Entry title: Staphylococcus aureus 50S after 30 minutes incubation at 37C. This is an experimental structure of RNA (23S rRNA, nucleotides 2045 to 2920) from Staphylococcus aureus, with 874 nucleotides shown.
[PDB]
Context: one part of a larger RNA, bound to proteins that are not shown
C1' cells in the first nucleotide's frame, strides 16, 4: 500500500485480523459503547551524539570603543637661571 | 690660552706630536736670591731684577721623537 | 691640571603678550538666545586638536572550552618495558589479574692473565642467634647498577695489570613491518690497544631511559649567491635548544552556564512497559544439634544443605526516539489459589468454652471515617470477614490533575558569577464528528423437497450460589469451681438481587386556588399578556425509592482430604491389589430466563389445492399476509400489540372516579377593608364507563400447485 480484516494456547524482530495446531461462526443494514488496530494529530522538547548553532557569565585566549599619562607639531617674548660648546 | 710628568739625548736629567733651515728677537734672550711646576733638590719651559746676546728649535740632537715659533695638551 | 670673559646652545623658574580658546559683555548686520565682524573683559603659549608611545580597559566582539566509557557525568586511564590469560611455532581482546621507566658508570667500557659462592654442620675471647677465625658438604640455592623473564661455573661473577674499539668509510644478507620507523649482521679498506702467539675489541648478561617535521642557535665548507669584486645570505656536514606526557604531535597560544534555548540524527544509546536472568525478593523442603519437668519431630528450629515462583531492588540492551505519551484517586470489572470468612477432616502439650498446626475446597462474600497528593502507614468506630497476587505497577480515543521534568517569585546552602540542588514553599491552557474487529440492542433477505396460521421438545447457553443474632434441648453434657456444649427443633434480620404503585413520600411547565409590579380589552366589575412555570399553597395519571411483595440455609447422583468392611500378596498383620460402603455450600443434576440459522434447520394441530403449456414458462388466483390509514399496555426507526363501518380505534359528546376548596351574577350586614347566603359551589391533562356525531373511503400488491432411488405395504 491492496483488502473476502473472528477466537484461544503457541510461534516470531522476545506484546499477531494475515504465520501452525485447534475452537467458533448463514448473507446486508440501524441505534449505541470505547478494549485493540503497539488508532489520528506534530521527522520526541527527555536522553546521548555532530570537531552543528544562538543567548548569558568569568580572574578562559585574543582583541577592541573609550578613559589616564609622557613626547612632539600648532608655538612666541623677557628676565632669571645652571649646564655644554668654542676663544 | 698655559706650563709641568722624569728623560741615556739639547748645551742644565724639557710634555704626546705634529709645521717647523728659522723666528723669538730693537713688539727682551741666559746661569741663579727669586716667579708657576717638579726635582735622580741637576735645573729645563718661560716671566722678571742689577745687569745684560742668547735661550733655542725639526735641524744641531755623541737620544725614541723633542719643549724659538705654529697649532698645542696629556 | 687652577681659570677669567665673549659667541653659541640645551636646561629650571618666574613674568609678558599678540598666535590659540571664552554655552563672557556691549554695538552692529538684523526685526534673528544662529553665524560673521567690531569694540572692552577672562585666560594663554597653557587648553584643544593631530601623530607616535606606555598603562587600563567582558564596557563590546570573534573564537575555544579531547577521546575512551557495559547511556552519559563523576573517577580512572592515554607513550616505552617485563610476565600471566595465550589453547606447546608467531601474533591474539576488556575500566581482565601483577610490576617497572622518563636513568646510570671514566669503569660498572676494552684486552690478558689468575680465583670460585651462599648457605648447612661441627669448634671456637669478645660472641646479639649468626658480624670474625678453622674444617667438610654444598649446582648457583650465591651473585650478576635498576622491574621482571629467560639465560650464566665457556663464567655473562669475583680480583689484578695495561690501556681508550664508548674508532673513520662502509656493508652480501635477514628479521620485522600498511607506512614513518625499528632491529641484527659475516666481511673489506684506513689507523690503533691488550697479548709471546692465535687472536679478541665499532660500549654495558640480554630486551625500557625518548619526541616527527617547520623555524632558530652554533662551528667547519674545494657547492650557490643575480653586471662584476666582496659582503649580508641560503646548500651541505657536525651539534644544540623550547613545546608537543591527550607522547604519529590541530601551529610550540585555548575556561564555564543555560529551566529562555533551536537545526540535524539514533531505538547504534538512558528513564517507562515487553523479553532473558535470578544475585536480591516470597513461599517451600532436607539432616538435625538443641527448646520444650521427663519427651528432637504438639509446637519451635542453631550451622550447614536442596529447590519452585517471576509480585521487589538490581544485572542486561533485544522491540519502539518520521513520539509505546503521566503516579495517586473514580467508573467498571476478570482470573490464579500460597484460603481471609462460610462447609468437610487429622494430630494436640485438645476436659468444657476458646485455641494452636497440617490437610481437602475457588460456590458466593469480603466496611465507614480522621491525617496525608500520596501508594504505604498510624488512629477512632464496626464486621462473620475486614486475604496475597497476575491483568503494560488493569483501565486518561472512559473522568479528575493534588503529586512530579515547563517558564514567575521566595528561603536555607553551594559558586567569584550566569547559575545550582533534587532541599524547602506559592502560582501555574489536559486535543480527536468511530472506518475495521470487539461488545450491546434492534431490524431486512434467503434456507429448512408444496404453502400458511398457532402450539411446542430441548442439544447447547447465561442467571442464582452469602450470611449473623435470639428461644428450646438445657443450665443437661464436661468441670473441684469458675464457667459451660456436640448434634437436632423454632423465629427474626444485615448486605444483594427483580417485579410493582394498593399504602408512605419525590416529581407532576395545556389540573385548582392566593398574591406583587406594569401594560391592555373604552370606564366600574371580570378577565388576558410579562416578569425563571413571576412567586407562593395544594395536586390525577404516568414515571419513581427512601414505600409495598418475592427469592437464595432444600433434595437426589458422583466424588476430595478422611474415616472403614472383608481380603490376599507374606501361614501373623494389613482400608486395596479382585470385591464391597460411606463421606465437603465444591462437580452433574434440582430453581429461574434465552434456545431448532440444532445448514443435524425436530415434533403436534388445524386450513388450502389449476389450467393453459413449446410446462420454456404465462396467467389469474386458495388458505394466509403486506400497503394505506385510527392509536398504545409498545417504541430512536423499524419491529409488537389494539382496530379499519358487519366499526367503540383516536375521543368529541354525555355521566362518574379523584384534584382543588366555596365561581360568576344577585341579594343582605357594615361607614370601609370586608363577611354571610344562594350552594360541598364552579372548574377539572392523562384514569372508569355510555354513545357512530368526526375521521378510520374507494383500492392495489404479494403468495402454492407435494421430484428422485430403494425397502416395505
Nucleotide at each position: 500500500a491492496u483488502a473476502g480484516u473472528a477466537c484461544c494456547u503457541g510461534u516470531g524482530a522476545a506484546g499477531a485480523u494475515g504465520c501452525a495446531g485447534g475452537u467458533u461462526a448463514c448473507c446486508c443494514g440501524c441505534g449505541a459503547c470505547a478494549g485493540g488496530a503497539c488508532g489520528g494529530a506534530a521527522a520526541g522538547a527527555c536522553c546521548c551524539c555532530g570537531u552543528g548553532g544562538a543567548g548569558c557569565u568569568u580572574u578562559a585566549c585574543u582583541g577592541u570603543a573609550g578613559c589616564c599619562u609622557g613626547a612632539u607639531a600648532u608655538u612666541g617674548a623677557a628676565a632669571u637661571u645652571c649646564g655644554g660648546c668654542a676663544c | 690660552g698655559c706650563u709641568u710628568g722624569u728623560a741615556c739625548a739639547g748645551g742644565a736629567u724639557a710634555g704626546g706630536u705634529a709645521g717647523g733651515a728659522g723666528c723669538c728677537u730693537u713688539u727682551g734672550a741666559a746661569a741663579c736670591g727669586u716667579g708657576a711646576g717638579c726635582g735622580c733638590u741637576a735645573g729645563c719651559u718661560u716671566a722678571c731684577g742689577u745687569g745684560g746676546a742668547g735661550g733655542c728649535g725639526c735641524u744641531g740632537g755623541u737620544g725614541g721623537g723633542a719643549u724659538a715659533c705654529u697649532a698645542c695638551c696629556c | 691640571a687652577g681659570c677669567u670673559g665673549u659667541g653659541u646652545u640645551g636646561g629650571c623658574u618666574u613674568u609678558c603678550u599678540a598666535a590659540c580658546c571664552c554655552g563672557c559683555a556691549c554695538c552692529a548686520c538684523u526685526u534673528a538666545u544662529c553665524g560673521u565682524g567690531g569694540u572692552g573683559g577672562g585666560a594663554g603659549a597653557c587648553a584643544g586638536u593631530g601623530u607616535c608611545a606606555g598603562g587600563c580597559g567582558g564596557g563590546c566582539a570573534g573564537u575555544u572550552u579531547g577521546a575512551c566509557u557495559g547511556g552519559g557525568g563523576c573517577g580512572g586511564u592515554c607513550g616505552c618495558c617485563u610476565c600471566c590469560u595465550a589453547a606447546a611455532a608467531g601474533g591474539u581482546a576488556a575500566c581482565g589479574g601483577a610490576g617497572g621507566c622518563g636513568c646510570u658508570c671514566a669503569a660498572a667500557g676494552g684486552u690478558u692473565c689468575c680465583c670460585u659462592c651462599a648457605g648447612a654442620a661441627u669448634g671456637g675471647u669478645u660472641g646479639g642467634a649468626a658480624a670474625u677465625c678453622a674444617u667438610u658438604c654444598a649446582u648457583a640455592g650465591a651473585g650478576u647498577g635498576u622491574a621482571a623473564a629467560g639465560g650464566c661455573a665457556u663464567a655473562a661473577g669475583g680480583g689484578a695489570g695495561c690501556u681508550u674499539g664508548a674508532c673513520u668509510g662502509c656493508g652480501a644478507g635477514a628479521c620485522c613491518u600498511a607506512c614513518a620507523a625499528g632491529u641484527c649482521g659475516a666481511g673489506c679498506a684506513g689507523g690503533g690497544u691488550c697479548g709471546a702467539a692465535a687472536g679478541a675489541c665499532g660500549g654495558a648478561c640480554u630486551u625500557a631511559g625518548u619526541g616527527a617535521u617547520c623555524c632558530g642557535g652554533u662551528g667547519g665548507u674545494u657547492c650557490c649567491g643575480c653586471a662584476u669584486g666582496g659582503a649580508a645570505g641560503g646548500g651541505c656536514c657536525a651539534u644544540c635548544g623550547c613545546u608537543c606526557a591527550a607522547c604519529g604531535g590541530a601551529u610550540a597560544a585555548a575556561a564555564g552556564c543555560u529551566a529562555c534555548c533551536c537545526c540535524g540524527g539514533g531505538g547504534a544509546u538512558a528513564a517507562c512497559a515487553g523479553g532473558c536472568u535470578u544475585a536480591u525478593c516470597u513461599c517451600c523442603c532436607c539432616c538435625a544439634a538443641g527448646a520444650g519437668u521427663u519427651c528432637a519431630c504438639a509446637u519451635c528450629g542453631a550451622c550447614g544443605g536442596g529447590g519452585a515462583g517471576g509480585u521487589u531492588u538490581g544485572g542486561c540492551a533485544c522491540c519502539u526516539c518520521g513520539a509505546u505519551g503521566u503516579c495517586g484517586g473514580c467508573u467498571c470489572a476478570u482470573c490464579g489459589c500460597a484460603u481471609c470468612c462460610u462447609g468437610g477432616g487429622g494430630c494436640u502439650g485438645u476436659a468444657g468454652u476458646c485455641g494452636g498446626u497440617c490437610c481437602c475446597a475457588a460456590g458466593g462474600g469480603u466496611u465507614g471515617g480522621g491525617c496525608u497528593g500520596u501508594u504505604c502507614g498510624c488512629c477512632c468506630a464496626u464486621u462473620a470477614a475486614a486475604g496475597c497476587g497476575g491483568u503494560a505497577c488493569g483501565c486518561g480515543a472512559g473522568c479528575u490533575g493534588g503529586g512530579u521534568u515547563c517558564a514567575g517569585a521566595a528561603c536555607g546552602u553551594c559558586g567569584u558569577g550566569a547559575g545550582a540542588c533534587a532541599g524547602u514553599u506559592c502560582g501555574g491552557u489536559c486535543c480527536c464528528u468511530a472506518u475495521c474487529c470487539g461488545u450491546c440492542g434492534u431490524g431486512g433477505g434467503c434456507g429448512u423437497a408444496g404453502g400458511a396460521a398457532a402450539u411446542u421438545u430441548g442439544a447447547g447457553a447465561g442467571g442464582a450460589g452469602c450470611u449473623g443474632u435470639c428461644c428450646u434441648u438445657a443450665g443437661u453434657a464436661c468441670g473441684a469451681g469458675a464457667g459451660g456444649a456436640c448434634c437436632g427443633g423454632g423465629a427474626u434480620g444485615g448486605a444483594c438481587a427483580u417485579a410493582c404503585c394498593u399504602c408512605u413520600g419525590g416529581u407532576g411547565u395545556a389540573c385548582c386556588a392566593g398574591u406583587u409590579g406594569u401594560c391592555g380589552u373604552g370606564c366600574c366589575a371580570a378577565c388576558g399578556g410579562c416578569a425563571u412555570a413571576g412567586c407562593u399553597g395544594g395536586g390525577u395519571a404516568g414515571c419513581u425509592a427512601u414505600g409495598u411483595g418475592u427469592g437464595g440455609a432444600c433434595g437426589g447422583g458422583a466424588u476430595a482430604a478422611g474415616u472403614g468392611c472383608u481380603g490376599a500378596a507374606a501361614g501373623c498383620a494389613u482400608c486395596u491389589a479382585a470385591g464391597c460402603a460411606u463421606g465437603a455450600a465444591g462437580c452433574c443434576c434440582c430453581c429461574c430466563u434465552c434456545a431448532a440459522g440444532a445448514u443435524g434447520a425436530g415434533a403436534u394441530u388445524u386450513c388450502c389445492c389449476a389450467a393453459c403449456u413449446u410446462c420454456g414458462g404465462u396467467u389469474a388466483u386458495a388458505a394466509g399476509a403486506u400497503c394505506c390509514c385510527u392509536c398504545a399496555a409498545a417504541g430512536a426507526u423499524g419491529a409488537u400489540g389494539a382496530g379499519g363501518u358487519u366499526a367503540a380505534u383516536a375521543g368529541g359528546u354525555u355521566c362518574g372516579a379523584g384534584g382543588u376548596g366555596g365561581a360568576a351574577g344577585c341579594a343582605u350586614g357594615g361607614u370601609g377593608a370586608c363577611a354571610u347566603g344562594u350552594g360541598g359551589a364552579g372548574c377539572u391533562g392523562a384514569c372508569g364507563a355510555a354513545u357512530a356525531c368526526u375521521a378510520a373511503u374507494c383500492g392495489a400488491u404479494c403468495g402454492a400447485a407435494g421430484a428422485c432411488u430403494u425397502a416395505a405395504u
The entry has 27 different proteins, among them 50S ribosomal protein L32, 50S ribosomal protein L29 and 50S ribosomal protein L24. It holds a match to the Rfam family "Bacterial large subunit ribosomal RNA". For this family Rfam cites "Crystal structure of the ribosome at 5.5 A resolution" (Yusupov et al., Science, 2001). Cimicata et al. published it in Mbio in 2022: "Structural Studies Reveal the Role of Helix 68 in the Elongation Step of Protein Biosynthesis". The sample was in a buffer at pH 7.6.